[PDB]
Context: bound to proteins that are not shown
DNA sequence: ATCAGAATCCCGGTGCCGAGGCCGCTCAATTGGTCGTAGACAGCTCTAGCACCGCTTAAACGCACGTACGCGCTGTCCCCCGCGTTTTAACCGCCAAGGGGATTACACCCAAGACACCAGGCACGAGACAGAAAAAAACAACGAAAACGGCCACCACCCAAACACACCAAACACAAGA
DNA sequence: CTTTGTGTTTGGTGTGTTTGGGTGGTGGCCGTTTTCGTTGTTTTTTTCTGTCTCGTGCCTGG
DNA sequence: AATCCCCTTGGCGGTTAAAACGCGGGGGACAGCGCGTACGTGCGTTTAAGCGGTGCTAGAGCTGTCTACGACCAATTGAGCGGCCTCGGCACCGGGATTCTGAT
C1' cells in the first nucleotide's frame, strides 16, 4: 500500500 | 358584317449540359518487297438470233340499243366529340409502433479474502490430394488418286389434246296464279 | 300489280375415238465424290508444387 | 424498478400527372328516290398474230496464249481512338402582341 464482499453508526 | 375570348406567335432571359475541341496513346492504315494464278485479248465456230414472206382465221375493231349502277339530293338517327368530372398510378411526408442505455442520499466506523495457472495456438515440422502446370493422341481439317454416279443421247409406249356425240344445268319470258 | 312452270335455247360437261408428243428406261463418257496419308490441337492424364492434418518448445486462453 | 431519451422502419395521406364516364350535342353514314348516260350483249365487218416456211448472219461460247495486279508476309508510324476540358444554342419561362372562332 490497492480492490471487492460483509456487519453496522448518526 | 363584328367583337370577345382563348390558342398561338413572338420579346428578354438564363444556364447548363452536351457538342466541339484537346491531349496523350497504337494499332491499324502505309510502304516495300516477292509469287503466281485468274485475269486480259485474239480467234473458231455455228448456234440461235433476225429479216421476208404464203395462207388462215378468230380475235379486234366499229355500231345498236336500253338498262342497271354510277352520281345528285334528302331524311334521319345515331355514334363520336369538347370539357367537366371524377378515376388511378406515383413520389414523397410524416407521425406511430417497437427496441436500445441511464439514473437511483449524505457523512462516518469496523472486519474478512486476494493480490490468476494451465492448457491450445504460431513456428516450425513433415507427408498427399488438391491448386495448379507439362504432355500426348484420338479428334477437326486438307493433299493426292479411283473409280462410279452424273449428263447428253437413244428411244418407246403411254398420257394429254381435238373432234365430235348425247347429256345435264340453267336462264328470260309467256304464261298462269294471288 | 308480279311467281312460278316451262318453251325455247345456249352453254358445261360425261364418253368415245384417232393422233401426236412430251418424256420414261437403258447405254456408255467424264469429272464429280470417296478414302487413304498428312497437319494441326486440346484437354484429360499424369505430374510438381503448397493447404491441410497430426505430433513437439513457449505462453497466452477462460 | 417505474420514466424519458433518441434511432429505426412500417403505414395512410397529399400532390402530380395523366387518363375513363357522362352530357349534351352536332353533323355523318345509311338508306331510299329518282334521274342519268356507260357498257354488257350482241351484230356487221376487217385484217393481224400465228403456222409454216425460207433464208441471212451478229455474237457468245469456247478455246488458246500471254500477264500483271492481287494475295501474301515483313517493317514503319500518324491519325484514329479513348478520355478529359470549355462554352454557347436553346427548352423551357415570364409576358406582349397576332389571329382563328364561334355566336350574334
Nucleotide at each position: 500500500g490497492u480492490c471487492u464482499u460483509g456487519g453496522g453508526u448518526g